[PDB]
The PDB entry is titled "Nontypeable Haemophillus influenzae SapA in complex with heme".
An RNA structure from Escherichia coli, in which 36 nucleotides are resolved.
Crystals were grown from: 22% (w/v) PEG 3350, 0.25 M NaBr, 0.1 M Bis-Tris Propane pH 7.5.
It was solved by X-ray diffraction to 3.15 A.
Lukacik et al. published it in Plos One in 2021: "The structure of nontypeable Haemophilus influenzae SapA in a closed conformation reveals a constricted ligand-binding cavity and a novel RNA binding motif".

RNA sequence: CCCCCCCCCGGGGGGGGG
RNA sequence: CCCCCCCCCGGGGGGGGG
Numbered sequence: 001c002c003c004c005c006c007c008c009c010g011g012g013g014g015g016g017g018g
Numbered sequence: 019c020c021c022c023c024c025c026c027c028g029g030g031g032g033g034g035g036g
Base pairs, nucleotide, nucleotide: 001035002034003033004032005031006030007029008028010026011025012024013023014022015021016020017019
Other pairs, nucleotide, nucleotide, family: none
């Protein structure tokens, strides 16, 4: 410098609870 | 106000290409 997977964060949309 | 799934962004780790 380019590309996968895992984890985390933030955002947007669909669904569910007061 | 609380909780799922999809998509996107950012970060960290493992893997792969010059």